[PDB]
Context: one part of a larger RNA, bound to proteins that are not shown
C1' cells in the first nucleotide's frame, strides 16, 4: 500500500410489517370492595368487577414426561354422569374437583440432536424471458457457526437376502355447495247492507297453492306470494369418465428374514423458601430468590421419611379439522312475551333535544279521514276569529284533528241550607 | 224569592285515561367469517333547481362510471313521445373511480386552517427570490443494496 472478517453504524438506499378500532364468545397478566358469616379480622363475595396486553372465526387444548392398578385403557374438546361426592373450610358460614362409564366428534402427527463430503445437492432478491397466488435461465448474494434429502421413539440408521404398486392443475358436462334471475292454479259471477265488499246468501273453480301480506270492513280464487316443478347466469371447488396442456428416467416410497448401532431438548428437571392459589388436606398449579442435577436416566403412582421392587408414560422443542364458546358483526327463521307510563333510554330529524367546565347526565314526543276531500264562496270584525255555507259515511273526524273517562269548571234544571 | 257546595236520561270545557291498531323492542333458534398504513373505527366541514334537521355522499360531494330491470320521481317546479330503447328510475345491483380537513396519523408542530426541506414545471426575461400547477420527507424492526467506522481482528510490510 491492497483486499478482506467480526462487531457496529448511516442512507427520503430497494421491498415490506406493526401500532388503532371493534370486542358477545376466546388466550394471559392485573385485581377489589359491597355482601354472607345475624359482631368480625382467615374464610365468602371471588381467582368475579373495575384496569392491561394479544387473537379467530373459532380461540384454547390437543395426540401423553395421560389416566389408571384392571382380565387394563389410549390425543384434546364438549354433553349426561361421577357428585354437592373424594377434599377444603374461626371443619363455622360455605365451598369442592377427578378417574371410570354413556355419547357427540374423532385424525394425526415434526423438528432439535447422526455417518450428504465423490463435490450445499439450499434458499432471498435484482435483472431477462413466459402460459404470473408461479416456473427457467443468468447473476450478486446468504449460508458449512449448517441451508437441502434422509430418521422422531409408534421408531429408526448401516450392512447382507426376493417370483411384489403410483407418474393429473383452475376448467365442461356435472355434482352439500356461494351469489343470484325467470317462468309456473283456480269469480272479481248475481242479490242484501255499505262511503268502501274484503260482510251475508245463491252458485262455482283449483288446490302439492285454504301460509302471510296488500288492496276504501274479516279475501285460497283481485294480486302477488304460497305449492311443485321448469329454464338461465356467473364462483373459494380434482372428491371422477375423460382433460385442447408430454405420456415421466435408470428414480420414489412399502414388506419379509438376518447382523451392528439407535443420538432422543439444562439454570431444565428436582431441592428449599416465600407469595398467591387450588378440592389437594407435611404444601394442587404457578411465580421470586438460594441452591442445582442425571442416563437401564428422568418424571408419575393424591400422609412427609429410609430400604426393596413394580407399573406407566418420555420433559425442560414444535404444527394440527370435527364435537365445544359465542347479550358483537353479517344474514335468516321463530315465539303461550310487551303493546306507547308496556316493550330498549329510543317504535317519531334518540344518544336527536336539554344539563354539566369535565367525567358523564339524557327525556317528553305513535293514531284526521278510504281519499285532503284540508273547508270555495257570502256576510260581522282591525285582525285571530265568529255566523252561514260547503267537503265527508261522520265536523259527535277540522290538523289544539279516532275513542275522548276522571280530577277540576261554565254548569237542562231539581232541590236543600 | 235571589247570590254563593251536590245529581243530570245534559251540553259544553279542562285534560289525555280507556279501547282498538304497531314498519318497535324483547327472547328463542339458525347460518356465516368479512375492519385497518392500498390508512379503519370514529370526529369536523361541506355538497341537492328549491334543506334546517335526517338519510347518502367528498369539491366527479343527495352523487360518477360498470351491470341488471324497463317508464318512472313526485312536496313544487323544471330537461319530454327524454318512452318498439347502449333507456326513465330518491329503482336494483356493484367488481371500475372520485374518495375536501382529519384520526392508530407519518415532513416538524398544532388552541395556528403554523412553520419548513427535496424533485419536476409554469410565471414573473431567476441553481438560490417570490408566486402557481405536480410530486414527495415519520418511528420501531425485518431481508437485502451501497457507504463506511473500530490498532476487534485477518492476511498484507512502503
Nucleotide at each position: 500500500u491492497u483486499g478482506a472478517c467480526c462487531u457496529c453504524a448511516a442512507a427520503u438506499c430497494a421491498g415490506g410489517u406493526a401500532g388503532g378500532a371493534g370486542u358477545a364468545c376466546c388466550c394471559g397478566c392485573u385485581g377489589a370492595a359491597c355482601u354472607u358469616a345475624a359482631g368480625c379480622a382467615u374464610a365468602u363475595c371471588a381467582a368475579u368487577a373495575a384496569g392491561c396486553g394479544g387473537a379467530g372465526g373459532a380461540a384454547a387444548a390437543g395426540a401423553a414426561a395421560c389416566c389408571a392398578a384392571c382380565c387394563g385403557g389410549g390425543a384434546u374438546u364438549g354433553c349426561c354422569u361421577u357428585a354437592g361426592u373424594a377434599a377444603c373450610g374461626g371443619c363455622g358460614a360455605g365451598u369442592g374437583a377427578a378417574g371410570c362409564g354413556g355419547c357427540a366428534a374423532a385424525a394425526g402427527c415434526u423438528c432439535a440432536a447422526a455417518u450428504u463430503u465423490g463435490a450445499a445437492a439450499u434458499c432471498u432478491g435484482g435483472u431477462a424471458c413466459c402460459u404470473u397466488c408461479g416456473g427457467u435461465g443468468c447473476c450478486c448474494g446468504a449460508g458449512u457457526u449448517g441451508u437441502a434429502a434422509u430418521u422422531u421413539g409408534g421408531a429408526g440408521a448401516g450392512g447382507g437376502c426376493a417370483a411384489c404398486u403410483u407418474u393429473g392443475g383452475g376448467g365442461c358436462c356435472g355434482u352439500u355447495c356461494c351469489u343470484u334471475g325467470u317462468c309456473u292454479a283456480u269469480g272479481u259471477u248475481c242479490c242484501u247492507u255499505g262511503g268502501a265488499a274484503c260482510a251475508g246468501g245463491a252458485c262455482g273453480u283449483c288446490a302439492u297453492a285454504g301460509a302471510g301480506g296488500g288492496u276504501g270492513a274479516g279475501a285460497a280464487u283481485c294480486c302477488c306470494g304460497u305449492g311443485u316443478g321448469g329454464c338461465g347466469a356467473g364462483g373459494a371447488g380434482u372428491g371422477c369418465g375423460g382433460u385442447u396442456c408430454u405420456u415421466u428416467g435408470u428414480a420414489a416410497a412399502g414388506u419379509g428374514c438376518c447382523u451392528u448401532c439407535g443420538a432422543a431438548g439444562a439454570g431444565u428437571c428436582g431441592a428449599g423458601u416465600u407469595g398467591u392459589u387450588u378440592g389437594g388436606g407435611a404444601a394442587u398449579g404457578c411465580a421470586g430468590c438460594u441452591c442445582u442435577a442425571a442416563g437401564u436416566g428422568g418424571g408419575u403412582g393424591g400422609u412427609a421419611a429410609a430400604u426393596u421392587c413394580c407399573a406407566u408414560c418420555u420433559a425442560a422443542a414444535g404444527c394440527u379439522a370435527a364435537a365445544u364458546a359465542u347479550u358483537g358483526g353479517c344474514g335468516a327463521g321463530a315465539g303461550a312475551c310487551c303493546g306507547a307510563u308496556a316493550g330498549c333510554g329510543a317504535a317519531c330529524a334518540a344518544g336527536u333535544a336539554c344539563a354539566g367546565u369535565g367525567a358523564u347526565g339524557g327525556a317528553a314526543a305513535g293514531a284526521u279521514g278510504a281519499a285532503a276531500a284540508g273547508a270555495a264562496c257570502u256576510u260581522u270584525g282591525a285582525a285571530a276569529a265568529g255566523a252561514g255555507a260547503g267537503u265527508g259515511a261522520a265536523a259527535a273526524a277540522g290538523u289544539a284533528c279516532g275513542u275522548g273517562a276522571a280530577a277540576u269548571u261554565g254548569u237542562u234544571g231539581a232541590a236543600a241550607g | 224569592a235571589a247570590a254563593c257546595u251536590u245529581u243530570c236520561a245534559a251540553c259544553a270545557a279542562c285534560g289525555g285515561a280507556u279501547c282498538u291498531c304497531u314498519u318497535g323492542g324483547u327472547u328463542c333458534u339458525c347460518g356465516c367469517a368479512u375492519c385497518g398504513a392500498u390508512g379503519a373505527a370514529g370526529a369536523a366541514c361541506g355538497c341537492a333547481g328549491c334543506g334546517a334537521a335526517a338519510u347518502g355522499c367528498g369539491a366527479u360531494a343527495c352523487g360518477u362510471a360498470a351491470u341488471g330491470u324497463g317508464a318512472a320521481u313526485u312536496g313544487c317546479a323544471g330537461a319530454a313521445u327524454u318512452c318498439c330503447g347502449u333507456g326513465a328510475a330518491u329503482c336494483a345491483u356493484c367488481g371500475a373511480a372520485u374518495c375536501u380537513u382529519u384520526g392508530a396519523a407519518c415532513g416538524c408542530a398544532c388552541a395556528u386552517u403554523g412553520c419548513g426541506c427535496c424533485c419536476c414545471u409554469u410565471g414573473g426575461u431567476a441553481u438560490u427570490c417570490c408566486a402557481g400547477g405536480g410530486g414527495g420527507c415519520a418511528u420501531g424492526c425485518c431481508u437485502g443494496u451501497u457507504u463506511g467506522a473500530g490498532c476487534g481482528u485477518c492476511a498484507u510490510u512502503u

The RNA (25S rRNA (3393-MER), nucleotides 3 to 419; 5.8S rRNA (158-MER), nucleotides 1 to 158) from Saccharomyces cerevisiae S288C has 575 modelled nucleotides.
The depositors describe the entry as "pre-frameshift complex of yeast 80S ribosome with eRF1 and mRNA of WNV".
The structure was determined by cryo-electron microscopy at 2.3 A resolution and released in 2025.
The sample was in a buffer at pH 7.5.
An Rfam search finds the family "Eukaryotic large subunit ribosomal RNA" in it.
The entry has 76 different proteins, among them Large ribosomal subunit protein eL21A, Large ribosomal subunit protein eL18A and Small ribosomal subunit protein eS4A.